[PDB]
RNA sequence: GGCUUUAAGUUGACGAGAGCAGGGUUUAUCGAGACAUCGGCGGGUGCCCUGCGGUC
RNA sequence: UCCUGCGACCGUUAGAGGACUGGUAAAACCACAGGCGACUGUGGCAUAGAGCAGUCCGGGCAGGAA
RNA sequence: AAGCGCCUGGACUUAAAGCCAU
Numbered sequence: 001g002g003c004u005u006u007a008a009g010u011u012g013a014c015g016a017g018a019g020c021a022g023g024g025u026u027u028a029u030c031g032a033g034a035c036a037u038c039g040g041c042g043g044g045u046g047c048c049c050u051g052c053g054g055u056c
Numbered sequence: 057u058c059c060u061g062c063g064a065c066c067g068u069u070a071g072a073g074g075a076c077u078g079g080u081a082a083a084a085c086c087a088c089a090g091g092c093g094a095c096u097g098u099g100g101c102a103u104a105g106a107g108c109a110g111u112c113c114g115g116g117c118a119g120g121a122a
Numbered sequence: 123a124a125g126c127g128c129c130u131g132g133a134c135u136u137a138a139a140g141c142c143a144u
Stems, first nucleotide, its partner, number of pairs: 002141010014031003020051006038131001039129004052067005058120005073113001075111004085100006
Other pairs, nucleotide, nucleotide, family: 009094tSS012131tHS013014cHS014082cSS015081cSS015125cHS016105tWS018045cWW026028cWH030105cSS031081tWS031104cSS032033tSS032037tWW032083tWS033084cSS033103tWS036132tSS043124tSS053070tSS055115tWS057121cWW072114tHS074112cWW079106tHS082103tWH083102tWH084101tHS091093tHS091094tHS092136cWS093135cSS106107tSS
């Protein structure tokens, strides 16, 4: 120096950018001297319908 | 050109799409503070791209109204 | 407050113990 369990912990997206109102929906921009930013659940300024508003 | 309807594109800096030009970020890294440590908080510091900023290119039909 | 939030796995740390090994 490595492996395993046990217990307690740490981490688990870096910023820029994106919003008329309501509802629905999740596959929602960009790049980084980061590279687990893996994975899971949720959300969201994307997209869809309605209304309103503007342009041809 | 204007009024009404429709369609399409947008959301008020209201045109999708296309070209050219520009673009002061953070992490990273260093320091201080905290922790046995993984790591956390704050300050400083080099550096992008876009559906960001700007220039330019790119526009309909149907009724009517001298 | 929107690369934003949470976390049971993974990854990582500490400790105790065991094993391999150096």

This is an experimental structure of RNA (glmS ribozyme RNA; glmS ribozyme substrate RNA) from Thermoanaerobacter tengcongensis, with 144 nucleotides shown. NCBI's taxonomy places the organism under Bacteria, Bacillota, Clostridia, Thermoanaerobacteraceae, Caldanaerobacter subterraneus. Bound small molecules: 2-amino-2-deoxy-6-O-phosphono-alpha-D-glucopyranose (GLP). Crystallisation conditions: GROWN FROM: 12% PEG 4000, 1M LICL, 100MM MES-NAOH PH 5.4, 5MM MGCL2, STABILIZED IN: 24% PEG 4000, 1.5M LICL, 30MM MGCL2, 100MM MES-NAOH PH 5.5, 20MM GLUCOSAMINE-6-PHOSPHATE, VAPOR DIFFUSION, SITTING DROP, temperature 295K. The depositors describe the entry as "T. tengcongensis glmS ribozyme with G40A mutation, bound to glucosamine-6-phosphate". The entry is indexed under ribozyme, riboswitch, glucosamine-6-phosphate, RNA. It holds a match to the Rfam family "glmS glucosamine-6-phosphate activated ribozyme aptamer". The family's RNA type in Rfam is riboswitch. The literature on the family includes a 2004 paper in Nature by Winkler et al., "Control of gene expression by a natural metabolite-responsive ribozyme".